[PDB]
Context: one part of a larger RNA, bound to proteins that are not shown
RNA sequence: ACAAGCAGUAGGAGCCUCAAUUUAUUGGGGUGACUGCGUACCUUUUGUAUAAUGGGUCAGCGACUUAUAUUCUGUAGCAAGGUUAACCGUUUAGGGGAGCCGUAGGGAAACCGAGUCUUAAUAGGGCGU
RNA sequence: AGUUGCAGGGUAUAGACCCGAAACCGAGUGAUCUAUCCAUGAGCAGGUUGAAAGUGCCGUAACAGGCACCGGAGGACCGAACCCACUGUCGUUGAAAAGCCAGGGGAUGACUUGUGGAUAGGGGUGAAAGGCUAAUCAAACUCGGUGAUAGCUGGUUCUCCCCGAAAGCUAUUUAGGUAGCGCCUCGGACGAAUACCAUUGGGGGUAGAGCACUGUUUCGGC
RNA sequence: ACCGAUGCAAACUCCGAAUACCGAUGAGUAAUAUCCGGGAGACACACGGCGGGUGCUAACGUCCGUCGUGGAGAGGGAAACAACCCAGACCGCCAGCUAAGGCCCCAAAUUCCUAGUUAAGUGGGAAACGAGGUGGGAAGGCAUAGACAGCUAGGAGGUUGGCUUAGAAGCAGCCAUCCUUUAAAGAAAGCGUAAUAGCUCACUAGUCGAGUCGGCCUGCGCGGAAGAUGUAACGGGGCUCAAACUAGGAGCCGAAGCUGCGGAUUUGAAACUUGUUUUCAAGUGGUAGGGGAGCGUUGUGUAAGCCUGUGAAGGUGUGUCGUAAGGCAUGCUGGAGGUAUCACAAGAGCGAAUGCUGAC
Numbered sequence: 001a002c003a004a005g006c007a008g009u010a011g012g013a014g015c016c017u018c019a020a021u022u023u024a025u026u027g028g029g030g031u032g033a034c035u036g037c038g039u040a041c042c043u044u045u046u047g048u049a050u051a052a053u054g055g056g057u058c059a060g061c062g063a064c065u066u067a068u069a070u071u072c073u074g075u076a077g078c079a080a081g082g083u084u085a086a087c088c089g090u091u092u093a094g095g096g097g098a099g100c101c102g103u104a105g106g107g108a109a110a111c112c113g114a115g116u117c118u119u120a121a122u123a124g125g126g127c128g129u
Numbered sequence: 130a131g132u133u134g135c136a137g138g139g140u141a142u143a144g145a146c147c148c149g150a151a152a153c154c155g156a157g158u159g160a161u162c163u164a165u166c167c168a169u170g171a172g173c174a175g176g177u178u179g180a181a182a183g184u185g186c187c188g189u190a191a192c193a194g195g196c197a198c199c200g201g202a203g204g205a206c207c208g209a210a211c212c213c214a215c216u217g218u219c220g221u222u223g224a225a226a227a228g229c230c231a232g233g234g235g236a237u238g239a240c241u242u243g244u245g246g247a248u249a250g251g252g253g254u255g256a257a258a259g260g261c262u263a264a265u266c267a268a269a270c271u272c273g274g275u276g277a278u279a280g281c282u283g284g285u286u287c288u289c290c291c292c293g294a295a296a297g298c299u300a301u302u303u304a305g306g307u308a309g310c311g312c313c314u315c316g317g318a319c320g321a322a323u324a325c326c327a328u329u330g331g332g333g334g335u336a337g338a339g340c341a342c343u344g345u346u347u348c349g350g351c
Numbered sequence: 352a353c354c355g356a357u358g359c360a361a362a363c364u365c366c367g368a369a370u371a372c373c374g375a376u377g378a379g380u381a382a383u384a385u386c387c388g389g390g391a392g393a394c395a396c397a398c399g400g401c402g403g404g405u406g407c408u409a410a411c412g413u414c415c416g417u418c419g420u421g422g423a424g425a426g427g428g429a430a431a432c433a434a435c436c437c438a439g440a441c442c443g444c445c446a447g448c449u450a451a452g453g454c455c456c457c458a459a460a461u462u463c464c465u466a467g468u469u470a471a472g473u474g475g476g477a478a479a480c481g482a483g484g485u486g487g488g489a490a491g492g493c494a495u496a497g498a499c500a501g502c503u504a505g506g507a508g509g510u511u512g513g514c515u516u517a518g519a520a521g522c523a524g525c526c527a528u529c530c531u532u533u534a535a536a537g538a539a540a541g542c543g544u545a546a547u548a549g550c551u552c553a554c555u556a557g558u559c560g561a562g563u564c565g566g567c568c569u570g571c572g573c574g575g576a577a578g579a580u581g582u583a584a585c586g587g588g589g590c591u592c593a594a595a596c597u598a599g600g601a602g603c604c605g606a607a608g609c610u611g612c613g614g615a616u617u618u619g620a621a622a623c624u625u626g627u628u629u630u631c632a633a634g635u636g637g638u639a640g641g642g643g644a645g646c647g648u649u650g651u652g653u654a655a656g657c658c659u660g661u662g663a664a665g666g667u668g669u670g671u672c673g674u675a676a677g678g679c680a681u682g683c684u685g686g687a688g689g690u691a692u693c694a695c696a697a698g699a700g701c702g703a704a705u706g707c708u709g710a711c
Base pairs, nucleotide, nucleotide: 008037009036010035011034014031015030016029017028018027019026020025041054043052056711057710058709059708060707061706066143067142068141069140070139071138072137073136074135075134076133077132078131081101082100083099087095088094105112106111115127116126117125118124146284147283149281153274154273155272156271157270158269164248165247166246167245168244169243170242171241172240173238175207176206177205178203183198184197185196186195187194211235212234213233215232216231217230219228250266252262253261254260287645288644289643290642291641292640297310298309299308300307301306312392313390314389315388316387317386318385322383323381324380325379326377327376328375329374330373331372337366338364339363343360344359345358347356348355349354350353396421397420398419399418400417401416402415403414404413405412426437427436428435441614442613443612444611446610447609448608452604453603454602455588456587457586461601463600464599465598466597467596468595474590480574481573484571485570486569487568488567491564492563493562501558502557503556504555505554507531508530509529512526513525514524537552540551541550542549615635616634617633618632619631620630622628646700648697649696650695651694652693656690657689658688665684666683667682668681669680670679671678672677
C1' cells in the first nucleotide's frame, strides 16, 4: 500500500510520550490522516518553473589589498598662520625651518598689483577684488 | 581660514577585485618515436619463367640469317618468414590512447632489419601529406620574461535602517566599450523663485476641413 | 483652354480647432524649484494604449513621438498568464468596509427582484454572401363594390410585328411594343422546339369567405464553418420563464487598498531637552547604485587582571533574550586553556566561480 507534481506552509483529527491537575483536561515534545495555497536556487536577461547557465554532497580554503601621490568629507590640535623631511638623538621624546601649503591677482611674457589684461582709449569688455 | 595629523569616500601609478586564453620573446633540453643520411653487421622457406652472351650445325662473297643446345637476366612471376595496410565485421567506459579476425599488397629490391652515429625549432628532415621532429606540430618541449594582455565570460562571503535610477541625447576605428549632458544618492547654500487650479496675454498650420495656389479626377456646355 | 457641376493629396492650403507650449495675476494645498560640491549606476530595454513612418493599417515585426505598467512591484481579478484591469506589501491579529472582478456546484457571496429577447448550448472562434427563424418599429398596397391562396372556365384575332438569321413564329439577338373582340389576355413572365408544336404565367369571370400582400429599419438567432496524441473554441461540472443576453433595482462576497487594535522605524515640529522624557504630522515595495547604524571572528593593549581540573577551548542538545547579524545561561561530551569592557589592527564572515584539496 485508491493515490498525482519544488515536498513546504497555514490550518487540523488521531495516536505516542513527559509533566502538572484531585485526575483524560491543559501545558511541553514526537508524528501528521485530511483541507487551502504553493513551478528550487544562482547567474544572465526585455523577459526564466524554464527544456538557458552553474552546482553530486560535506568539511576545509577561495576574490576590492598594499605603497605612495592627490582631491573631498569628518574629527583633533594650532591658527594668519600651520607643519617640518632626511638626519641627530643615551631614539615614539628633544633637536633639525631646508622645504611645503595658506596669506593676491592679472597677463604669453616683461611688468604691474587690489587690481591687471586687451586698446589709440582714462571707453567697453575678460579675469580678479 | 587655513594647515598638520588621524579616519573615511573617489581617483593616479604599480599585477591593483579574483580566476581564465589562443599568443609573443629569451635561454636551454630532445633524433632511445619518427624523417632523411653515414658507418658497420644480419635476413629473405619453397616453386617458376627463361633475356643477353656462348657453343655447334647450316647458311652468306663476307656481314647478315636460321636451327638446336646452352646459359641464368629481371625495381620478372606464384608464394611463407618478414615488411605493409586495400575491404569488411567486431571492438569504441577496448584485451589495445589505433587492435583483433577474415580476406588483401610487396616479398632480390628505389627491399627489410640490428647496432652505433649525424642533422635542432622559423631550425631540421620530407619520393611533398604541411608529413614527421619522443602518444605534442601552420612553428616541439622545459624553464624564464610572467601574476603576458583579456572593452570578454564566470564568481565576488555578516546584518538592519533611508533614498533610489537608466536602458536617452551628443561623440567616438563607435555600435554588447567609453565620455560630457539627462536621470539616482549624500552634503551644503538658498527659501517659494516650484507644482496643481482659476482668470488671463501670446504665436502657431496639426485633427478636421477645402479647392484660393501646385497637381490630380469625372461629367456637361463651349 | 474657359464656364458649370463633382471628387482627391505627406513633400497642396482660401481656412482651421482641441490639446500642448511660452507669459501674467491670484488663492489654497504640498516632504517644491534652483545652485555649488562628494559618490554613483546607466547609455541591450519590453509590452499595452494613442499619433504616425516602414511592413501587408501582417507579425510577441521594425523605427520615432507620447502615456501607463514591467524592468526594479508583492497582493486581488483576467483558468493558467512580467508588460492588461484594480491596487502600491514596515511588522503582528481567527476584527470590519470596499476595488477590479464576482455571487447554481467545484468555490466566498442571489438557484435575488422587475421587464423583455434567444432555442442556436447561440452564449462558449470566423467573412462576403444566402434564407419564408423570431421579436420590435415607421409607413404603404389591396379588401364584404369580396382581398391573398387554392380550385373551375377563358388566356383570343391582325400576327410567324419588323429586322436578323440556316431558323428567329410571345420566348438567340436588335428596333417597336400598335390595334381589335372584350370580362380579360403581354407584339409575352417561364418551361419546351432546329424552327414549329406543346405546357404554363400575367390578366379576367366563377367558387370560397376575412383579413391579406410586399418593401424598408432595428434586436437576437441560422447556414456559410475541414486537420492532424484525447473531448479539447464556457477552466470543469453542468445550465434553456438560465446558471445566456438586454435594460433597470436591491443585497452580499471579494485585496497585503481603506478602517480598527498592538508594536517598530525614517524625517520634521514643539517643549525637563546630545534617548530624558512624551507627543504630533508626513512617511517606511525595491534591482543597479548612493547614504546611515551595527553583529561576529583572529590578533594587540587594558591584563602579573578576571575566569578556569569544584572543568578552559572545541563538540552536541536544550532554554532564553534581541529588528537582525547575534548574545546569555545551562545538561551531556571534553580535558587545558579562555577572556569581560573600551580602544586598536585585520589573512574578518562563502552555496555557486565546469573554483582548489580531502572524504563520502